[PDB]
Background
Mitochondrial Precursor tRNA-Tyr from Homo sapiens: 66 nucleotides with solved positions. The work is reported in "Structural basis of RNA processing by human mitochondrial RNase P" (Bhatta et al., Nat.Struct.Mol.Biol., 2021). Taxonomically the source falls in Homo (Eukaryota, Metazoa, Eutheria, Boreoeutheria). It comes from the structure "Structure of human mitochondrial RNase P in complex with mitochondrial pre-tRNA-Tyr". An Rfam search finds the family "tRNA" in it. On this family, see Hou, Trends Biochem Sci 1993: "The tertiary structure of tRNA and the development of the genetic code". Rfam's curators write: Transfer RNA (tRNA) molecules are approximately 80 nucleotides in length. Their secondary structure includes four short double-helical elements and three loops (D, anti-codon, and T loops). It was solved by cryo-electron microscopy to 3 angstroms. The entry also contains 3-hydroxyacyl-CoA dehydrogenase type-2, Mitochondrial ribonuclease P catalytic subunit and tRNA methyltransferase 10 homolog C, not shown here. The reconstruction used 88,081 particles.

Context: bound to proteins that are not shown
RNA sequence: GAGGUAAAAUGGCUGAG
RNA sequence: AAGCAUUGGACUGUAAAUCUAAAGACAGGGGUUAGGCCUCUUUUUACCA
Numbered sequence: 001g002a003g004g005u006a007a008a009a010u011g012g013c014u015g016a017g
Numbered sequence: 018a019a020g021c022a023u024u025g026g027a028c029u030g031u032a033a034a035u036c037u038a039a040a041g042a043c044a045g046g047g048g049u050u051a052g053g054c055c056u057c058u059u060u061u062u063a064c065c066a
Base pairs, nucleotide, nucleotide: 003065004064005063006062007061008060009059012021013020014019023039024038025037026036027035044058045057046056047055048054
């Protein structure tokens, strides 16, 4: 060594949108 | 938008710094607006602590 809630996800790697 | 890479070929006269083919799904399923974006799963992070 279990859950509830909210934001996130580029299967070669960075990005731009 | 795009750059750097990747795979198969070319015995390359020193820019092969090429030429050629191959591969391009922005997490995965369903829906959806006049234009938008919602929804369910998986995963990650941060809170609840």